The RNA (Pre-tRNA 5' END; Pre-tRNA 3' END) with a sequence from Homo sapiens has 82 modelled nucleotides.
[PDB]
Context: bound to proteins that are not shown
RNA sequence: GGGCUCUGUGGCGCAAUGGAUAGCGCAUUGGACUUCUA
RNA sequence: UAGAGCA
RNA sequence: AUUCAAAGGUUGUGGGUUCGAAUCCCACCAGAGUCGG
Numbered sequence: 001g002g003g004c005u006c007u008g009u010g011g012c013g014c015a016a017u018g019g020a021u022a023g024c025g026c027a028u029u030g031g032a033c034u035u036c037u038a
Numbered sequence: 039u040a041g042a043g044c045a
Numbered sequence: 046a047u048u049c050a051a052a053g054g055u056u057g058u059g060g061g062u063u064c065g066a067a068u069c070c071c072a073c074c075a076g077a078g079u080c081g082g
Base pairs, nucleotide, nucleotide: 003079004078005077006076007075008074011026012025013024014023028051029050030049031048032047033043035042057073058072059071060070061069
C1' cells in the first nucleotide's frame, strides 16, 4: 500500500433512545461538620 | 491561618 | 466521622429519510483489531 470488523457523547470512564426531557461516577468548586488535629 | 477526613 | 450541593456539551464532519435524529442510511476524516501483501 489493499480487503474485512469495530469505535468516536462534559477535563476523564460512561448512560439514554418506536425516533419525542442530552444525565451518572471520578476529578474541580462551595457549604455543614454536634468532626478531629491544631 | 492551616492540615486530614476511609460506616 | 462523615454528609450535602453546584457547575461542567461542536453527541467526529457533511448530506439524506422524518412533523421530529446521539438514535435510522450514505460518504469522508481519526483510531484499534484481523486477514494477509
Record summary
The depositors describe the entry as "Cryo-EM structure of the human post-catalytic TSEN/pre-tRNA complex". Zhang et al. published it in Mol.Cell in 2023: "Structural basis of pre-tRNA intron removal by human tRNA splicing endonuclease". The sample was in a buffer at pH 7.9. The entry has 5 different proteins, among them tRNA-splicing endonuclease subunit Sen2, tRNA-splicing endonuclease subunit Sen34, tRNA-splicing endonuclease subunit Sen54 and Polyribonucleotide 5'-hydroxyl-kinase Clp1.